The RNA (28S ribosomal RNA, nucleotides 1592 to 2653) from Plasmodium falciparum 3D7 has 811 modelled nucleotides.
The sample was in a buffer at pH 7.4.
Method: cryo-electron microscopy, resolution 2.3 A. The entry became public in 2025.
[PDB]
Context: one part of a larger RNA, bound to proteins that are not shown
RNA sequence: GGAAGUAGCAACUAUUCAAAUGAGAACUUUGAAGACUGAAGUGGAGAAGGGUUUCUUGUCAACUGUGAUUGAACAAGAGUUAGCCGCUCCUAAGGGAUAGCUGAAAAGUGUUUAAA
RNA sequence: GGGGU
RNA sequence: CCCCGUCUCAAAAGGGAAACAGGUUGAUAUUCCUGUGCCAAUAGUAUUAUGAGUU
RNA sequence: AGAUGGUAACAUAUAUAUAAAUGAACUCCUUUACAUAGGCUUUACACUCGGGGUGCGUUUUCUUUGCACUUUACCUUUAUAACAAACCUUGGAAUCAAUUUACUUGGAGAAGAGGUUCGUUGAACUCAAUUCAAAAA
RNA sequence: UUUGUUUUGUAGCAAUAGUAAUUCGU
RNA sequence: AAUUAUCCGAAGUGGUAAGGACUAUCCUUGAAAAAAGGAGGGAACGGCUUUGU
RNA sequence: GCUUUGCU
RNA sequence: ACUCUUAAUACUUGUAUGAGCGUACCAACAACCGCAUCAGGUCUCCAAGGUUAACAGCCUCUGGUUAAAUAGAAAAAAGUAGGUAAGGGAAGUCGGCAAAAUAGAUCCGUAACUUCGGGAAAAGGAUUGGCUCUGAGGACAUU
RNA sequence: AAUGUUAACUCAGAACUGAAACGGACAAGGGGAAUCCGACUGUUUAAUUAAAACAUAGCAUUGUGAAAAGCCACAACUGGUAUUAACACAAUGUGAUUUCUGCCCAGUGCUUUGAAUGUCAACUUGAUGAAAUUCAAUCAAGCGCAGGUAAACGGCGGGAGUAACUAUGACUCUCUUAAGGUAGCCAAAUGCCUCGUCAUCUAAUUAGUGACGCGCAUGAAUGGAUUAACGAGAUUCCCACUGUCCCUACUUGCUAUCUAGCGAAACC
Numbered sequence: 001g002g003a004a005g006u007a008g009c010a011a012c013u014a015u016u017c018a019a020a021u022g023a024g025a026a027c028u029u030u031g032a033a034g035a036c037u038g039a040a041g042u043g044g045a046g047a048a049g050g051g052u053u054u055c056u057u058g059u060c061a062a063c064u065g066u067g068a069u070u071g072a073a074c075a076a077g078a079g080u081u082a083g084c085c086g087c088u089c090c091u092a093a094g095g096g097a098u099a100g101c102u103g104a105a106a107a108g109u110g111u112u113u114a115a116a
Numbered sequence: 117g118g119g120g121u
Numbered sequence: 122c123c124c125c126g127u128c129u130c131a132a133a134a135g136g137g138a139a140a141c142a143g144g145u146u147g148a149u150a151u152u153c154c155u156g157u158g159c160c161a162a163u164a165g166u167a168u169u170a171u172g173a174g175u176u
Numbered sequence: 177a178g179a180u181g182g183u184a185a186c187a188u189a190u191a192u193a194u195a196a197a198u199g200a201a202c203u204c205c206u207u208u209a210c211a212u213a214g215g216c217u218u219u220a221c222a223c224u225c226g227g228g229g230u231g232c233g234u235u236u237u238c239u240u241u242g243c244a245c246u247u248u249a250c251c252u253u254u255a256u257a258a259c260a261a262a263c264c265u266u267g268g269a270a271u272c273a274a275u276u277u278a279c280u281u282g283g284a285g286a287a288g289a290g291g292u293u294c295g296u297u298g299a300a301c302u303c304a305a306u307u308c309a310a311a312a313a
Numbered sequence: 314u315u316u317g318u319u320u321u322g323u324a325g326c327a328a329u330a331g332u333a334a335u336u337c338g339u
Numbered sequence: 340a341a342u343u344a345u346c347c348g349a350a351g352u353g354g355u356a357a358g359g360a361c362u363a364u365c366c367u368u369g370a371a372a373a374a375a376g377g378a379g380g381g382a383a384c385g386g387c388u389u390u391g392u
Numbered sequence: 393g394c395u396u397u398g399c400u
Numbered sequence: 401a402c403u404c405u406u407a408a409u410a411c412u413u414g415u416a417u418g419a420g421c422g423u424a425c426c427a428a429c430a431a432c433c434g435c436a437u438c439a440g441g442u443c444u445c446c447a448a449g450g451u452u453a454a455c456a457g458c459c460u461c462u463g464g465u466u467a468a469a470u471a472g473a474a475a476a477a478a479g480u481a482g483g484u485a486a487g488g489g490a491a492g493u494c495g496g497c498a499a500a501a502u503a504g505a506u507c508c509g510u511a512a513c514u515u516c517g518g519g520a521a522a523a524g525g526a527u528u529g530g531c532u533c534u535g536a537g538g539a540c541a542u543u
Numbered sequence: 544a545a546u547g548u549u550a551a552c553u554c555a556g557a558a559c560u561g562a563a564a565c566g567g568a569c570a571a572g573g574g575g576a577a578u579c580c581g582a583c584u585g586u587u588u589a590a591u592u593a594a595a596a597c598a599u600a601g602c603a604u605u606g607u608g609a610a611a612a613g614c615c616a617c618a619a620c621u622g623g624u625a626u627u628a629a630c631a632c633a634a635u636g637u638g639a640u641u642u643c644u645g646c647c648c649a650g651u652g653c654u655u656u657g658a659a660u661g662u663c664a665a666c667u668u669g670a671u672g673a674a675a676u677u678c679a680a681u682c683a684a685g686c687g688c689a690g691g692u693a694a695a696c697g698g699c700g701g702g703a704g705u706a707a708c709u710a711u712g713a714c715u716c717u718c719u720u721a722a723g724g725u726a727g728c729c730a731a732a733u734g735c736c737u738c739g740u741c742a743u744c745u746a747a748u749u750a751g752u753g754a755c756g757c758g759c760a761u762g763a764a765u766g767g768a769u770u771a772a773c774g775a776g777a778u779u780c781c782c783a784c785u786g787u788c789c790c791u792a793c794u795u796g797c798u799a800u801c802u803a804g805c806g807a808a809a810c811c
Stems, first nucleotide, its partner, number of pairs: 001811002008805002015033006034466004043446004049426002054078005063071001083159002085422003089136002094130004100109003117125002120123001140157005160418002164412007172404004178384001179188003198383001202379006211364004216359004221354001222352003227347001228246006247330001251325002258296002261293006272282003303322003308317003334343001336341001365369001385400003391394001432441002448460004470803004478798008487789002491787001496784001504528005513518001515639001529560002532557006538549006561565001573782007580774002585597002601637007613624004641768003645699003650696002652692004657688001661686002667680004700718005727761001728758001739755005
Other pairs, nucleotide, nucleotide, family: 003809tHS004808tHH005006cHS005806tHS006807tWH007806tHS010797cSS012468tWS014034tWS021025tWH022024tHS022069cWS025069tWS026470tWS027066tWW038460tHS038462tHS039447tSS039461tWH040455tHS041462tWW048427tHS048428tWW052054tHS052079tWS052080tWW053424cWH055147cSS059073cWS060062cHS060063tHS060071tWH062073cWS064070cWW064437cWS065469cSS071072tSS072430tHS078148tWS079080cWH082423tWH083139tSS086133cSS088419tWS090372cSS091132tWH091371cSS093131tHS098110tHS098111tWH098114tWS099110tHS102619cSS103105tHS103106tHS108620tSS111114cWH116126tSS119123cWW120122cWW132135tHS135370cWS136372tWS136373tWS140151tWS141249cSS145150tWH171191cSS171405cWW172196tHS177384tHS182184tHS184264cSS185291tWS191406tWS199381tWS199382tHS200381tHS201380tHS208373tWS209372tHH210371tWH215360cWW220355cWH225349cWW226348cWH234239tWS248327tHS248328tWH249327tWH250326tHS254298tHS254299tWH255298tHS255301cWH256300cWH260294tWW267287tHS268285tWS268286tHS269282tWS269283tWS269285tHS275279tHS276278tHS278361tWS297300cWS302304cHS302320tWH306319cWW307318cWW328329cSS328330tHS331346cWW333344cWW337339tWH337340cWW347348cSS365367tHS367369cSS389397cWW390396cWW391395cWW392393cWW413416tWH425431tWS426431cSS427428cWS428442tWH434438tWS452454tHS457569cSS477799tHS485786tWH486790cWW489785tHS489787tHS490496tHS490497cWH490498cWW490785tWH493495tHS500784cSS503566cWS503571cHS509523tHS510522tHS511520tHH512519tHS514517tWS515517cHS515770cHS518771tSS531558cWW582772tWS583599tHS587594tWH588593tWH600638tHS602694tWS608628tSS609627tWW609628tWS612625tWW613632tSS617619tHS617620tHS637764cSS639770tHS640769cWW643763tWS644764cWH647721cSS648695tWH656688cWH657659tWS657660tWS660687cWS663683tHS671676cWW672674tHS672675tHS698722tSS705712tWS705713tHS706711tWH712713cHS712714tWS719723tWS720722tHS724725cHS724762tWS725763tWH726762tHS726767tWS730737cWH731733cWS734736tWS744750tWW745747tHS748750cHS763766cSS786790cWS
């Protein structure tokens, strides 16, 4: 390449009206409505792991399996303040090493004649 | 190595 | 003079000195600000002052 | 060259701040420091009910109504109060008694009465200061 | 220098903070 | 940016957590050290000045 | 350093 | 008249308070591991209201969300995930596979067998809503 | 003895009421009669087997009195059990309870005694030789000999004849083993023949259950028989129940379908 614009884009009950932005809006933002999660929660705090994904401002070549003006994408800056929170200290299961003693050594054991 | 001495 | 005595590592859920509230940023909070506390440490001399004890 | 109260359990340093109650070598303890199950109980937090206040909502009709807020940290041996226990003094127990939800306890000293301490908690209780009457150099 | 009776204070922290309200340049 | 008013009268349920005093179970008895404290004991003993050692 | 004399 | 104990000050003492490290964010729902923005896996704490035995199920308040590798329309076969079916009731099938049948609570009743502990919720019956009432179960003081 | 204030929801009972319905949704056992296996709670083949397999308590056996011991690790040194000491440690089998656990030591293992004892290596001693060598001789262990041991591995017979009808064979004869399968149990998850035979279950039974037993090829810690309770274990029947079926129909969601966008692969 044919298969082929085909298989397929099916868990998680569900979206709707109006407005803003914008070249462009079903999936960006705002208001209204209908609903869901139902404190055993897509709610708050941490650990492991990750490492800047955090924040602000831009921004859309590619990615965000439809769109996309969104974004954990891209770009430029910024952000982490401890006597009291932790590590740091103690000892545990245990690990390494010393003295020896083995062994060609590599290594194995760790008070087995230690003046430690 | 530490303690008193 | 004598006594005791291998070293070191191993817990961010064991043991363990001591902090709370309010506020604050776009992003940090028992860490910043305000106020109020707490714990540990603080050598030698000399002064004071506080208390006790002492013929 | 080392304080003092209470019979006792034990208590006492309240100075800004309870800081000092001599103490060597050598010792002996305690704390750190520990399982599981069951119920009982106390406290805090949580939730909830009613009242008062403030604001909002419903209001064709009803509704003294529905909702929200009404808060208080650490620290001050926090002081005290209260309570489970243990202990002390007195007391002297069978007609055994006290007592728990449960069983627990007693001449190796119970009940009763009066106290001490710790631990819970953390303003409880007139707690503290203050006003008025009764006790005394 | 003891026992009974009242007032104060959220016991100090502490209301100065927080919350929910009403206003006033804003 | 400031003013003002409230922040107080009583209770019930037992959910969670902790504490207490208990009872029971084990052919299972459920760490250690750092660190801290208490006690037994009674070693040492004022100050100013001065003799000798 | 120990006995000592005078004062607190 | 003397010894200790706290605090302050002054001077000496090398400079006579408080070291260093972590602290953003996620913690899965796209920040972790599964080759990924994968319906998987991955430790801990907090835990409201109603019904109720209940941290169950279902609904709700605070908080969060309305997002999921797509939408619109149509709506047949077939698939998949369910419902319901007259009369019969396992004739189906290797086999009652699957589904259905009550199933909470209270009261009653409960066999064989048994290691005497059980079997046992054996089996098997009855009742259950709403409303208006009745009765029972405590605590606190006065002479 | 007498009079007031005040709090929980918890039971019990009675009227009335309704399309006789009320644990109204949610939530929430199907039961019974038996057989087999395993006692039970527990564990397991991560990703086809959850079991009757493993474990288990109980039971039994074996070794070991100690640092010159038992079991085990290590190249050596040294170590684990052991911070132990026979109510211990180590090595096995069986698998609760109940009732039992028969015979065989011939075989193979394991184990016990031995200067009577055969065999044997190195070494040693002796003989010979010029020497290498070559010959002989003996107090090892092991095997052999002699015993013990089956809750060690295991094993545990065959022909004939025979009772006043028939049938069978209590009985007898004989061959033979180490012992000849005992108590029990059975067409068993163990029986070929076999869909054994007889009852029962059904209208109908290669199924199930209860019996029978010359059992191809049952059987005793290879554990035998039986068992209440327990089981996501295997099996048969009954009641209830129902779209399992007679015999299918209707219906809901999500796909499928058409569209906009996006857009693979296997296979060739």

It comes from the structure "Single particle cryoEM structure of the Pf80S ribosome in the POST state (nrt with P- and E-site tRNA)".
The entry has 73 different proteins, among them 40S ribosomal protein S4, 60S ribosomal protein L18-2 and 60S ribosomal protein L7a.
Rfam match: Eukaryotic large subunit ribosomal RNA. For this family Rfam cites "The comparative RNA web (CRW) site: an online database of comparative sequence and structure information for ribosomal, intron, and other RNAs" (Cannone et al., BMC Bioinformatics, 2002).